[PDB]
Context: one part of a larger RNA, bound to proteins that are not shown
RNA sequence: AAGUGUUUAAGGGCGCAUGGUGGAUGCCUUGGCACUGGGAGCCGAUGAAGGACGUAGGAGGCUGCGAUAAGCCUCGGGGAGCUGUCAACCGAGCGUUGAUCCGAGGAUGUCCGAAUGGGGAAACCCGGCACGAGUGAUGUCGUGUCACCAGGCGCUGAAUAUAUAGGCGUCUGGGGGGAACGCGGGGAAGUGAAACAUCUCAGUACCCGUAGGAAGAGAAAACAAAAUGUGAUUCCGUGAGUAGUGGCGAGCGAAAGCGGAGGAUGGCUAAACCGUAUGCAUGUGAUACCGGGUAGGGGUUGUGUGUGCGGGGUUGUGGGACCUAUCUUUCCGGCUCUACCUGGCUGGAGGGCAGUGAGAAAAUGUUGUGGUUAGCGGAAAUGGCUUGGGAUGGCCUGCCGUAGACGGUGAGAGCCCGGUACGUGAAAACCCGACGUCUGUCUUGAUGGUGUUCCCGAGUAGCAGCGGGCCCGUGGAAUCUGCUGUGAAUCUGCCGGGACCACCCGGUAAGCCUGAAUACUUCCCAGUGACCGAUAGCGGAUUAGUACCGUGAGGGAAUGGUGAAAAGUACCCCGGGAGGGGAGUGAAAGAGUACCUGAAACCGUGCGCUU
Repeated sequence: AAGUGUUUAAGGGCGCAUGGUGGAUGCCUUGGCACUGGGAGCCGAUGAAGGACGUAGGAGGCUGCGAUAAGCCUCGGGGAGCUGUCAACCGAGCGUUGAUCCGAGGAUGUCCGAAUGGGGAAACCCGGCACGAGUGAUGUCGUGUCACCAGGCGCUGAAUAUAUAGGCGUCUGGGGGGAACGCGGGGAAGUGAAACAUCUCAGUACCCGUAGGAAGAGAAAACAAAAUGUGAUUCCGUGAGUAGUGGCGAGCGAAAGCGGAGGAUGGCUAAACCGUAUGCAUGUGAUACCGGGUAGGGGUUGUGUGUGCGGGGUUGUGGGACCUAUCUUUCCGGCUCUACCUGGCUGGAGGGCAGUGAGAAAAUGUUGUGGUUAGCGGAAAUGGCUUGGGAUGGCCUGCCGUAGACGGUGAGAGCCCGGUACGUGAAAACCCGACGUCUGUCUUGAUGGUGUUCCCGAGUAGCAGCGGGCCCGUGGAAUCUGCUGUGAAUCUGCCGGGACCACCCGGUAAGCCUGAAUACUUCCCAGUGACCGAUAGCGGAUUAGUACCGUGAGGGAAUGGUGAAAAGUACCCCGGGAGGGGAGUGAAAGAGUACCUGAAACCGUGCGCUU
C1' cells in the first nucleotide's frame, strides 16, 4: 500500500425470572326455584288493605310499637341471664321475690286512607251540638256525637179535594280491599289460510257485574230403541282425531254407549176443595149459624170478588180434589145457638220420630288423653396410640340403638352439643264431636167403588221475523236460547224420539232448595329435589321495587367468602397524611377489614439471545 476483521442499542422483538392490576376458576352460603302432605280460605264503619308522622338515654336505616308509643294488663310455658337489629361505643339499669324470651286472651291504638261533621294539593285546614275541665270573661283543652244511599217503624201530607211526591224523627244495613280458582255479561288484533273478506286465531287477551270456601249444575216435559233397557247433577277415562263439519281450503270436531270417583234413585211448594182473618162492592130480605131427621131458638151474623195465614195436595202404570161403600182404631178436655146423633177445629197428658242441615229457628249446660295455638324428657367414649394450631383423620379397643334423620362443634361425630326414635304436656282461647236440655213435628189409618165433575205453575208453550249457540259456517236443520210480533190447550192435554206426517215409546214444561266426588293457594305449618349456587337462582343473598330514569302511566339496576378465635397489628422508625419498614398476633399475614383460592387481557422491573 492493498485486503480480511470484531467492536454502538436511542429504541424494538423473543424467551425466562420476579411483581402489579383484575376477579375468572375451585370449594362454599343467611338467598332463590319447582313441588309434596297438612292448616286456614276471607279482612272492613267496633274504621280494613296500605301508608304518613312519631316513639328507646345518645344521629340515621330496618324491625317492633302508637302520646299508655322496641311498649301496659291477665292467664299459661320456660329457667339464668337480659336492655330488637345494622353495631359496636359510651351512659345507666333490671332478674331465683322468676327478668329477657315463647304461646293465648285483653287494654292503648296520633293523622291519612271506603274515609263518612265541612273542606282539601292523602297524611292538613276549619266547625256544629252534648257533657266535662280551665279563665275575671273572651280565647283554650278533654271525651262523645254529626256523610250519603237502601230497607223497616213513627209523625206530617204541597200544588189539591181523595191523596200522593216530598219533609221530619228513629232503628237496621251497605260502601272499600284481596294472588288464584267460580258464575253471568261485553269482547280484539298481531297470527294461520304462503295474498284476503267467509273461516282461523278465540270466546283467547282485555273489560264489566257478582260470589263462595269452593262455585256452577242437580231430582227427567232425560236418554234409549222395541232390549221384560238405563234411571238427578257434577268430575275423570274411553268412544275419537271417529261420525261429521269446513272459501269441503287452512282447519274445526261431538254424543250415545261403556269403565270409574261420590253417595241423598234427595227434598219442599202452586192449583182443585175445606176453615179463618181482612180489603173492596152490595144487602136489611131471603140467607146465616158443621150436616142430617128434627124440635126449638137467635135475627143480618148475610151475599159476590180479591188478598193473607192454617188444613188438603205433591204424581206419570197418570196423580190429586170431590163424591160414595168397607174394615180397623190411646186418654182427657174445650169449642162450634139448645139438646141427640154427628162432622169439624183446637188445647193439655201417654207415647213415638227428627233437629240446626237441603229437608223449620235461635239458643244453653255437661263431657271426650279428641284436635290446633307454647313446650319438656329422651340411650351410649373426658377411651388409648399417632398426625396436627385444632381430631370430627388414621390405627386399635368398648358401648347405645324403637335413636346410624339432618345440622353444629377448631378437619369425615350414633356415643361432645341442638336434636333424632319414642314418649309426655294446656290455664286460656279456638275447632271437632258425644250427651243432655231446648226446639220442632206426628199420633186413624187401611180399603174399595164412582163420574161428558173440578184441578194439575199463561202473555207461558206454539208459530213467524232477525240473531246467538249446538260436530252442524242456513243447510232437508231438529234440540237449546235473546229481541220483535202473534198467541193455545189441563190428560181425548201437552212436550221430546234431527225437516214433516201417522203409529208406538219416553216424559210430565212454563215454582223453589239441595251435601259428596271437581277447581285454586295471597297467607300459615312440616318436608322433598340425578333443582340454582352470586353474569346462576326471584328484578331483589347486600337499605330492592331501593338508588336511578320519566311530567306521568311506567321502566328499573349494581354490590356475598379475613381467621378456628379479632387474637384486627401495642411500641419504635420515614412521612403533613396516605403508605410503608421493623416488632408483635396467628398453623398461615403467599389470610391485614383494599382481606379464601387469585386465571386471562392489560401494565412494569431484572437477566439471556437478537436487531
Keywords: Mycobacterium smegmatis, 70S ribosome, small molecule drug, RIBOSOME. An RNA structure (23S rRNA, nucleotides 2 to 612) from Mycolicibacterium smegmatis MC2 155, in which 611 nucleotides are resolved. NCBI's taxonomy places the organism under Bacteria, Mycobacteriales, Mycobacteriaceae, Mycobacterium, Mycolicibacterium smegmatis. The sample was in a buffer at pH 7.4. The entry has 52 different proteins, among them 50S Ribosomal Protein L5, Conserved domain protein and 30S ribosomal protein S9. The structure was determined by electron microscopy at 2.01 angstroms resolution and released in 2025. An Rfam search finds the family "Bacterial large subunit ribosomal RNA" in it. It comes from the structure "Mycobacterium smegmatis 70S ribosome with small molecule drug MK-7762".